[PDB]
Context: bound to proteins that are not shown
C1' cells in the first nucleotide's frame, strides 16, 4: 500500500 | 424478478439412442437375427441410341458405376 | 452396393 | 535345382458407422401487467  | 412471446447457450462437439416381430419355453422366463427407408452417381428433371461394331452422359459404366 | 485374414480359382515366372 | 514346389500379379471371401433428436436448467430480449 492498491482498486470498489 | 412474476404469467405469456422471440432468440441464445449449457447439459452434447468431449456422451449416447432405447418405439416395430422372426425366432426358444407349459408358464414365469430369455434373447443386440435379418446393413441402409435408399440400385449407382453430387446430379436419373445425366442410364440416350442399340443384333453387333463405332458411339451418347459422367470425372468414373455395360462396367476397378448400370 | 462395398469391406480384412483365414480360405478358393487362376494368369505369369526360370 | 520340378511337370505334385516356391515367387509374383490377379479375381473371389470380407466386419457395413447414411442424426428421422437435441431442456425439466440458465442467458438476453419484448408484451400484459404491478410499483
Nucleotide at each position: 500500500c492498491a482498486a470498489a | 424478478a412474476c404469467c405469456g412471446g422471440u432468440g441464445g447457450u449449457u447439459u452434447g462437439u468431449u456422451a449416447g439412442u432405447a418405439u416395430u416381430u422372426a425366432u426358444g419355453u407349459c408358464a414365469u422366463c430369455a434373447a443386440c437375427a435379418u446393413g441402409u427407408c435408399a440400385a449407382u452417381g453430387a446430379a436419373a428433371u445425366a442410364u440416350c441410341a442399340a443384333u453387333a461394331a463405332c458411339g451418347a452422359u459422367g470425372a468414373a459404366a455395360c462396367u476397378u458405376a448400370u | 452396393g462395398a469391406u480384412u485374414a483365414a480360405c478358393a480359382u487362376a494368369a505369369c515366372a526360370a | 535345382c520340378a511337370u505334385u514346389g516356391u515367387g509374383u500379379u490377379a479375381u473371389g471371401g470380407u466386419u457395413c458407422u447414411a442424426u428421422c433428436g437435441c431442456a425439466a436448467a440458465c442467458c438476453a430480449u419484448u408484451g400484459a401487467g404491478a410499483u